[PDB]
Context: bound to proteins that are not shown
RNA sequence: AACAGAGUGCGACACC
DNA sequence: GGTGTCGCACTCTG
Numbered sequence: 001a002a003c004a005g006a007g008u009g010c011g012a013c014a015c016c
Numbered sequence: 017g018g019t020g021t022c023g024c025a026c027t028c029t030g
Base pairs, nucleotide, nucleotide: 003030004029005028006027007026008025009024010023011022012021013020014019015018016017
C1' cells in the first nucleotide's frame, strides 16, 4: 500500500 | 469503414 466521485489522453478484447 | 466492452496513465474534489 485505503474510499467515493470527477477530468482527460492512450491502449486492449470483443462486435457488424 | 463503421460499432460495442475493458484496461492503464496522469490529474482534481472531499
Solved structure of RNA, together with DNA, 30 nucleotides shown. It was solved by X-ray crystallography to 3.04 A. Entry title: XMRV reverse transcriptase in complex with RNA/DNA hybrid. The entry also contains Reverse transcriptase/ribonuclease H p80, not shown here. The work is reported in "Structural analysis of monomeric retroviral reverse transcriptase in complex with an RNA/DNA hybrid" (Nowak et al., Nucleic Acids Res., 2013).